This is an experimental structure of RNA, with 36 nucleotides shown. Method: solution-state NMR. The entry became public in 2013. It comes from the structure "NMR solution structure of the d3'-hairpin of the group II intron Sc.ai5gamma including EBS1 bound to IBS1". Keywords: group II intron, ribozyme, hairpin, EBS1, IBS1, splicing, 5'-splice site, RNA.
RNA sequence: GGAGUAUGUAUUGGCACUGAGCAUACUCC
RNA sequence: CAGUGUC
Numbered sequence: 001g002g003a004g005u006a007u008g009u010a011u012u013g014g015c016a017c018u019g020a021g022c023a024u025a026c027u028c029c
Numbered sequence: 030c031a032g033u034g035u036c
Base pairs, nucleotide, nucleotide: 001029002028003027004026005025006024007023008022009021013036014035015034016033017032018031019030
C1' cells in the first nucleotide's frame, strides 16, 4: 500500500423521506 | 453532503 472488521462524526436551502460521505481503531495481507 | 418529494 490493497481487502477485511469496528467505534466515532457532519451537514445540508428549509422540511420530511432515504441514503451516503469522512475520520479513527483493530486485523490480514 | 448525496438522492426522491414539496417549496